[PDB]
Context: bound to proteins that are not shown
RNA sequence: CUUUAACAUUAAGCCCUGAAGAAGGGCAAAAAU
RNA sequence: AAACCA
RNA sequence: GCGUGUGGC
DNA sequence: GTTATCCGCTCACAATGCCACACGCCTAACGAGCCGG
DNA sequence: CCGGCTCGTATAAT
DNA sequence: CTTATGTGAGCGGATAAC
Repeated sequence: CUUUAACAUUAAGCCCUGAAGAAGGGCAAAAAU
Repeated sequence: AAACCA
Repeated sequence: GCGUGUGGC
RNA backbone atom coordinates (compact mmCIF):
# COMPACT_ATOMS: atom_id res chain seq x y z
C1' C A 1 0.00 0.00 0.00
C1' U A 2 -3.71 6.01 1.55
C1' U A 3 -10.10 5.51 1.87
C1' U A 4 -15.03 -2.16 0.17
C1' A A 5 -14.31 -6.70 -3.88
C1' A A 6 -18.55 -8.50 -7.94
C1' C A 7 -21.10 -9.26 -15.57
C1' A A 8 -22.68 -13.61 -14.65
C1' U A 9 -26.27 -17.59 -17.48
C1' U A 10 -22.05 -24.03 -21.29
C1' A A 11 -28.82 -28.67 -19.76
C1' A A 12 -32.86 -31.29 -22.33
C1' G A 13 -33.63 -33.73 -28.61
C1' C A 14 -35.57 -35.26 -34.15
C1' C A 15 -39.62 -35.02 -37.64
C1' C A 16 -44.79 -33.63 -39.55
C1' U A 17 -49.19 -29.93 -39.80
C1' G A 18 -49.87 -24.85 -39.17
C1' A A 19 -49.87 -16.96 -41.00
C1' A A 20 -45.36 -16.97 -37.32
C1' G A 21 -40.83 -17.55 -31.84
C1' A A 22 -50.39 -18.42 -31.89
C1' A A 23 -51.12 -23.65 -31.80
C1' G A 24 -51.83 -29.28 -32.77
C1' G A 25 -49.17 -34.01 -32.76
C1' G A 26 -45.82 -38.49 -33.51
C1' C A 27 -40.82 -40.69 -32.74
C1' A A 28 -34.50 -42.12 -30.02
C1' A A 29 -34.92 -42.08 -23.74
C1' A A 30 -37.48 -42.56 -18.40
C1' A A 31 -38.69 -41.68 -12.25
C1' A A 32 -44.39 -42.58 -11.60
C1' U A 33 -50.47 -43.20 -11.64
C1' A B 1 -68.47 -25.22 -1.33
C1' A B 2 -71.95 -24.16 -5.13
C1' A B 3 -76.99 -18.83 -7.68
C1' C B 4 -79.20 -23.78 -11.00
C1' C B 5 -84.47 -28.24 -14.76
C1' A B 6 -86.59 -32.01 -12.11
C1' G C 1 -86.37 -65.14 -3.07
C1' C C 2 -86.67 -71.32 -2.56
C1' G C 3 -87.84 -75.44 0.64
C1' U C 4 -91.18 -77.81 3.63
C1' G C 5 -96.22 -78.57 5.05
C1' U C 6 -101.66 -78.06 4.34
C1' G C 7 -105.84 -77.55 1.28
C1' G C 8 -108.49 -76.89 -3.41
C1' C C 9 -109.40 -77.99 -8.74
C1' DG D 1 -55.33 -123.74 -26.79
C1' DT D 2 -57.91 -118.99 -28.45
C1' DT D 3 -61.96 -116.23 -30.40
C1' DA D 4 -66.34 -114.58 -31.00
C1' DT D 5 -70.81 -114.48 -28.17
C1' DC D 6 -74.38 -114.60 -24.18
C1' DC D 7 -75.53 -113.33 -20.00
C1' DG D 8 -75.72 -111.14 -15.19
C1' DC D 9 -74.43 -106.76 -12.44
C1' DT D 10 -74.37 -101.96 -11.82
C1' DC D 11 -75.84 -97.42 -12.69
C1' DA D 12 -77.97 -92.79 -14.94
C1' DC D 13 -82.72 -90.86 -15.82
C1' DA D 14 -87.83 -89.97 -15.65
C1' DA D 15 -92.40 -89.58 -13.21
C1' DT D 16 -99.11 -83.72 -14.77
C1' DG D 17 -100.40 -78.88 -14.34
C1' DC D 18 -101.90 -74.54 -11.63
C1' DC D 19 -103.37 -71.88 -7.33
C1' DA D 20 -103.60 -69.94 -2.67
C1' DC D 21 -101.95 -69.84 2.36
C1' DA D 22 -98.43 -70.57 6.42
C1' DC D 23 -93.31 -70.60 8.58
C1' DG D 24 -88.07 -71.44 7.93
C1' DC D 25 -83.40 -69.61 5.61
C1' DC D 26 -76.11 -71.86 11.33
C1' DT D 27 -71.97 -71.09 14.76
C1' DA D 28 -66.77 -73.35 18.37
C1' DA D 29 -63.06 -71.23 17.32
C1' DC D 30 -59.39 -67.64 14.55
C1' DG D 31 -58.42 -62.31 14.20
C1' DA D 32 -60.00 -57.66 16.90
C1' DG D 33 -61.87 -54.40 21.39
C1' DC D 34 -61.78 -52.64 26.33
C1' DC D 35 -59.84 -51.99 29.95
C1' DG D 36 -60.65 -54.64 34.71
C1' DG D 37 -57.40 -56.13 37.76
C1' DC E 1 -50.60 -53.38 29.94
C1' DC E 2 -51.37 -58.16 26.47
C1' DG E 3 -55.14 -60.62 25.90
C1' DG E 4 -58.89 -62.94 29.83
C1' DC E 5 -63.33 -62.24 28.40
C1' DT E 6 -66.17 -60.72 24.72
C1' DC E 7 -67.10 -59.99 19.87
C1' DG E 8 -66.94 -60.00 14.15
C1' DT E 9 -67.20 -63.16 11.34
C1' DA E 10 -65.53 -67.24 7.71
C1' DT E 11 -66.18 -71.58 7.35
C1' DA E 12 -64.66 -77.13 8.32
C1' DA E 13 -68.44 -82.04 9.48
C1' DT E 14 -70.17 -89.42 11.79
C1' DC F 1 -79.67 -94.04 4.86
C1' DT F 2 -81.95 -98.31 5.75
C1' DT F 3 -90.33 -99.30 1.44
C1' DA F 4 -89.47 -98.26 -5.30
C1' DT F 5 -90.27 -99.10 -10.69
C1' DG F 6 -89.19 -99.24 -15.10
C1' DT F 7 -86.41 -98.56 -18.50
C1' DG F 8 -81.94 -98.58 -21.41
C1' DA F 9 -77.11 -98.95 -21.80
C1' DG F 10 -72.83 -100.47 -20.92
C1' DC F 11 -69.24 -103.67 -19.09
C1' DG F 12 -67.10 -107.84 -16.69
C1' DG F 13 -67.40 -112.88 -16.30
C1' DA F 14 -68.78 -117.22 -18.13
C1' DT F 15 -69.39 -120.00 -22.66
C1' DA F 16 -69.50 -122.74 -26.92
C1' DA F 17 -66.55 -123.24 -31.25
C1' DC F 18 -61.67 -124.70 -35.20